This is an experimental structure of RNA (sgRNA), together with DNA, with 123 nucleotides shown. The sample was in a buffer at pH 7.5. Keywords: Complex, CRISPR-Cas, RNA BINDING PROTEIN/RNA/DNA, RNA BINDING PROTEIN-RNA-DNA complex.

Context: bound to proteins that are not shown
RNA sequence: AGGGCGAUUUAACGUCCUAAGGCUGAG
RNA sequence: CUCGGCAAGGGUUAAUCUCGAUUGUUGUGUUA
RNA sequence: CGAUCGAGCGUUUCAC
RNA sequence: GUGAAAUGUAAAUAAUAGAUGUGAAG
DNA sequence: TTCACATCTATTAGGTT
DNA sequence: AACCT
Numbered sequence: 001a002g003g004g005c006g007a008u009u010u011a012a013c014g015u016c017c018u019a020a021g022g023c024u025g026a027g
Numbered sequence: 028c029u030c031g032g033c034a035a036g037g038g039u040u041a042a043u044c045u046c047g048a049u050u051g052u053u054g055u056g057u058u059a
Numbered sequence: 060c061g062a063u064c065g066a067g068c069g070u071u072u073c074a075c
Numbered sequence: 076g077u078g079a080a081a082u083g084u085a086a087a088u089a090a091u092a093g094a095u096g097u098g099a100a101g
Numbered sequence: 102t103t104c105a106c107a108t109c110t111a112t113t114a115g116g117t118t
Numbered sequence: 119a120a121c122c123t
Base pairs, nucleotide, nucleotide: 001018002017003016004015008087009086010085022033023032024031025030026029027028044067045066046065047064048063049062050061051060068083070081071080072079073078074077075076092110093109094108095107096106097105098104099103100102114123115122116121117120118119
C1' cells in the first nucleotide's frame, strides 16, 4: 500500500497474505 | 516465437458495541 | 459457532 | 432539550445480452 | 489495435413421452 | 432426460 475474508454491492471498522503492482513451468 | 500453476478468520469467550442470566453445536487443527 | 431474556451504549422517527 | 418505537456499523437489494453512439492508452 | 462509459432495445418454455 | 414446437 493493495487484496481475500466475513449471505451479495458500496464506504468505514476487525483479522490474515504480499514487492502475486511477483515468482516458477513446458514447447 | 507460443501456452500454465502458487493468498488469506480462530479454535471454544465468537468474524462487526460493555457486561448479566438461561443455553448450546461440532472434535479438532475438515466440506457438518 | 450460534439461539432466548436483561441491562447499560449510539443511532432514526413522532408530540411538547 | 424532554417522552415513546426499532434498531446492532451505515445505506441498499432487478439482472442479464446485444446494438448504436464518444473517450483513453501503444 | 485495444480497452473503458451513456442511451436504447426485448427477455425470462410448455407439453409430452 | 430428450424431442417437438

Method: cryo-EM, resolution 3.73 A. The entry became public in 2023.